This is an experimental structure of RNA (tRNA P/E state) from Neurospora crassa, with 74 nucleotides shown. Keywords: Neurospora crassa, translating Mitoribosomes, tRNA, mRNA, mL108, TRANSLATION. The sample was in a buffer at pH 7.5. Rfam match: tRNA. Gene Ontology term of the family: triplet codon-amino acid adaptor activity. By type it is a transfer RNA. A reference for the family is Hou (1993), "The tertiary structure of tRNA and the development of the genetic code", Trends Biochem Sci. Taxonomically the source falls in Neurospora (Eukaryota, Dikarya, Ascomycota, sordariomyceta). Released in 2020, the model rests on cryo-EM data to a resolution of 2.99 angstrom.
[PDB]
RNA sequence: GGCUGAGUAGCUCAAUGGUAGAGCAUACCGUUCAUAACGGUAUUGUCUGUGUUCGAUCCACAGCUCAGCCACCA
Numbered sequence: 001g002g003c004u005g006a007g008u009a010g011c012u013c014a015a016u017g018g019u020a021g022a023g024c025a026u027a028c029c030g031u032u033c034a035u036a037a038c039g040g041u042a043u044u045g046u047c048u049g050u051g052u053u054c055g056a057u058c059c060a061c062a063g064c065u066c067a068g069c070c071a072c073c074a
Stems, first nucleotide, its partner, number of pairs: 001070001003068001005066001007064001010024004026042005047063005
Other pairs, nucleotide, nucleotide, family: 004067cWW006065cWW008014tWH008020tWS009010cHS009022tHH015046tWW017053tWS017055tWS018054cWS021045tWH031037tWS032034tHS052056tWH053055tHS
C1' cells in the first nucleotide's frame, strides 16, 4: 500500500430498517402449617465518531480493537 470479518447488561448469549431482549449471580417479596424447591420484580445498555432516511443495534464513511489472508521484505 490492497481487501475482508468483527464487539450488544456484572457474566454468558439472542435480536436486520421499526419494542432494545433472554438466561444466570446477588437482593426483596410471594407461595407453604414450616423448610427446601418454585414464582414475580429491580436494575448494569448496542465499540467510538460522523453521515444518508419520516425513522439506524441494523445502511454508508473514518477510527479504536480483534481476525483473515495480502504489499513491501533493496
The work is reported in "Analysis of translating mitoribosome reveals functional characteristics of translation in mitochondria of fungi" (Itoh et al., Nat Commun, 2020). It comes from the structure "The structure of the mitoribosome from Neurospora crassa in the P/E tRNA bound state".